[PDB]
An RNA structure (28S rRNA, nucleotides 4570 to 5069) from Oryctolagus cuniculus, in which 399 nucleotides are resolved. The PDB entry is titled "Mammalian 80S ribosome bound with the ALS/FTD-associated dipeptide repeat protein GR20". The structure was determined by electron microscopy at 2.9 angstroms resolution and released in 2022. Loveland et al. published it in Nat Commun in 2022: "Ribosome inhibition by C9ORF72-ALS/FTD-associated poly-PR and poly-GR proteins revealed by cryo-EM". The entry has 78 different proteins, among them 60S ribosomal protein L21, 40S ribosomal protein S3a and eS21. Rfam match: Eukaryotic large subunit ribosomal RNA. The literature on the family includes a 2001 paper in Science by Yusupov et al., "Crystal structure of the ribosome at 5.5 A resolution". The reconstruction used 20,284 particles.

Context: one part of a larger RNA, bound to proteins that are not shown
RNA sequence: GAUGUGUUGUUGCCAUGGUAAUCCUGCUCAGUACGAGAGGAACCGCAGGUUCAGACAUUUGGUGUAUGUGCUUGGCUGAGGAGCCAAUGGGGCGAAGCUACCAUCUGUGGGAUUAUGACUGAACGCCUCUAAGUCAGAAUCCCGCCCAGGCGGAACGAUAGCCGGAGCCUCGGUUGGCCUCGGAUAGCCGGUCCCCCGGGGGUCCGGUGCGGAGAGCCCUUCGUCCCGGGAAACGGGGCGGCCGGAAAGGGGGCCGCCCUCUCGCCCGUCACGCACCGCACGUUCGUGGGGAACCUGGCGCUAAACCAUUCGUAGACGACCUGCUUCUGGGUCGGGGUUUCGUACGUAGCAGAGCAG
RNA sequence: GCUGCGAUCUAUUGAAAGUCAGCCCUCGACACAAGGGUUUGU
Numbered sequence: 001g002a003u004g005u006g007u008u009g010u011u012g013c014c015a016u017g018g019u020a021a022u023c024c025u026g027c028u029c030a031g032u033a034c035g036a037g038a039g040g041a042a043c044c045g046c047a048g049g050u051u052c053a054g055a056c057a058u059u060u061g062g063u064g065u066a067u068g069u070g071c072u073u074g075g076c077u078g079a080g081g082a083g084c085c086a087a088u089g090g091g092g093c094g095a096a097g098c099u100a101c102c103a104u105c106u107g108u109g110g111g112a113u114u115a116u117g118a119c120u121g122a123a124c125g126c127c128u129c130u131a132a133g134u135c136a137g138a139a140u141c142c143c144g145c146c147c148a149g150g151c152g153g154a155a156c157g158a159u160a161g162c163c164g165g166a167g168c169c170u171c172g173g174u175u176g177g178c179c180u181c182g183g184a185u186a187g188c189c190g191g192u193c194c195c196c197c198g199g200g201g202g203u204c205c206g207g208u209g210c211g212g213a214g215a216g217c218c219c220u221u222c223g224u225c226c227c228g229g230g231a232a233a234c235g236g237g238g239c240g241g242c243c244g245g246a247a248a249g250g251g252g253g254c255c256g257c258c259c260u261c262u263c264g265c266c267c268g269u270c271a272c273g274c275a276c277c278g279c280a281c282g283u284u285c286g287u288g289g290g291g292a293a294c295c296u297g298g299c300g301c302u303a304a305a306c307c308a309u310u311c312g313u314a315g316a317c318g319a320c321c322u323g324c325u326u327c328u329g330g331g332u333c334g335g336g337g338u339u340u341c342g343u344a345c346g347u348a349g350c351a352g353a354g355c356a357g
Numbered sequence: 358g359c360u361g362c363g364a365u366c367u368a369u370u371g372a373a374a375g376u377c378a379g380c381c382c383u384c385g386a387c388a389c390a391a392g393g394g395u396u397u398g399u
Base pairs, nucleotide, nucleotide: 006159007158008157009156010155011154013152016148017147018146021051023049024048025047026046027045034039052107053106054105055104060100061099062098063097068093069092071090072089073086074085075084076083077082109143110142111141116136117135118134119133161299162298163297168291169290170289171288176218177217178216188207189206190205191204193202195201196200197199222273223272224271227268228267229266235261236260239256240255241254242253243252303397304396305395306394307393309323312320328390329389331387332386333385334383335382336381337380339375340374346369347368348367349366351365354362355361356360357359
Other pairs, nucleotide, nucleotide, family: 012153cWH014015cHS014149tSS015149tHS019145cWS020052tWS022050cWW028044cWW029043tHS030042tHH031032cHS031040tWS032041tWH033040tHS035038tHS056103cWW057099tHS057100tHH059103cWS068340tSS070091cWH100102tSS108144cWS108145cWS112140cWW113138tWH115137tHS120130tWH120132tWS121131tHS122128tWH123127tWH124126cHS130132cWH164296cWS172286tWH173285cWH174284cWW190212cWS192203cWW225270cWW226269cWW232262tHS235264cHS237259cWS310322cWW311321cWW312314tHS314319cWS315318tWS325391tWS330388cWW338376cWW341373cWW342343cHS342371cSS342372tHS344372tHS352364tHS353363tWS376380cHS383385cHS398399cHS
């Protein structure tokens, strides 16, 4: 850097990988238990140290070309002053930054269990840590702590699209839905509740090769027109709310609506439907997903990222972290603060070993 | 009567010099700043 969620930003989760802490000394215990004496513990606490790991520079030290400030050698600018070169001229000190167990800080909690020790207890009328069952159990193992974060997800913000009509390309698979207790298997399921309490227990009654059965259930569609019979009058279908859904969340139900019919469905009458003359991909989920363009209107929104520049908490380059007008912001210069070095040039001195007029 | 040279010393003088480029406060002075270019759609 890629993945793809329409684009970006912020906040997040962790599937996965890595994994880490280790040992010793001294004190209390305690000159105690124990031990004839000599000697001499252990548990729990306390103070530290070794090795390792992760960091950081306030202090100590190192580095040091801020080439910061003095000192000094040789040469050069006529001399002073001011400077320059001698591949960092040499030397003293040295800000910042890096750095040293050579300075300083920190280093973790649970689970099941191995070895093992036990309880009950048969086998084998006893016995037995074991056979059924149960407890404790560790630098081991795993998880937590910590590091990274999936062709892995989530929430939120802003977005220069949301609602509702027909035709064209492309991608394809399918040919009705079951909307759910928990749970056992030497046992279950459903009802009566006469019983007891605030849904459970208990009893009773029925099934149990589950028929209050997945060997199962629900819907069923050739269509239109009338008429008659059974059901139905609560019922079928039209909009608004209301709540129930969070582990990866439904157009689910209820209230009222202005129109609709006993039309819905099952039986029977009347009539119709290219009767395509025997023949195949028929018949759905399918207003299926995606993409351009055409439609009609309504509802709306007037954004971010990157480059550039800057910052230096960062950095080989990328990448990362900042700023870029509320008359406020930063940048440059300057002023103070802090700090490093150590008393500048010039002036004056009856300070100066002294020397000459 | 003082004057000329003299390393070094004294006072001016904890003076002079440096001081963020990756130190700290200014809002002192000065300009500058509503920018340039490339992409992103449910």